An RNA with a sequence from Lactococcus lactis: 99 nucleotides with solved positions.
[PDB]
């Protein structure tokens, strides 16, 4: 230097809402699927198995439901409906192979 892993797309950038700004927030629960951040080794943990696997649990993501937040409409209002609810970019260190 190249390729690959790192990279549950991890950090970081950025997006969107709020706020003059500094900054704060971008959720919770469940089911299903799928993947494993933390990690000398890319390898979640455990039980069973000779293993491929199977299951239980802890977790990231996705979808869908409920909730919540918010937007708009209507309602005198409680509220009803619909919708929206981090898009996109993306490492380094470190590890392996090769010159």
């Nucleotide at each position: 230097a190249a390729a690959g892993g790192g990279g549950a797309g991890u950090a970081g950038c950025g997006u969107c809402g709020g706020g003059a700004a500094a900054c704060c927030g971008a959720a919770a629960c469940a089911a299903a699927g799928u993947c494993g951040u933390c990690a000398a080794u890319u390898c979640g943990u455990g039980a069973g198995g000779a293993a491929a696997c199977u299951c239980a649990c802890c977790g990231g993501c996705u979808u869908u439901g409920u909730u919540g937040a918010c937007a708009u409409a209507c309602g005198a209002a409680a509220g009803u409906a619909u919708g929206u609810u981090u898009a996109g970019c993306a490492a380094g260190a470190c590890c392996u192979u090769u010159c």

The work is reported in "Convergent Use of Heptacoordination for Cation Selectivity by RNA and Protein Metalloregulators" (Bachas and Ferre-D'Amare, Cell Chem Biol, 2018). Ions in the entry include cadmium, barium and magnesium. Keywords: Riboswitch, RNA, Cadmium, yybP-ykoY. It was solved by X-ray diffraction to 1.89 angstrom. Crystals were grown from: 40 mM Sodium Cacodylate pH 7.0, 80 mM NaCl, 20 mM BaCl2, 5 mM CdCl2, 12 mM spermine hydrochloride, 12% 2-methyl-2,4-pentanediol. The PDB entry is titled "Crystal structure of the L.Lactis YkoY riboswitch bound to cadmium". NCBI's taxonomy places the organism under Bacteria, Bacillati, Lactobacillales, Streptococcaceae, Lactococcus.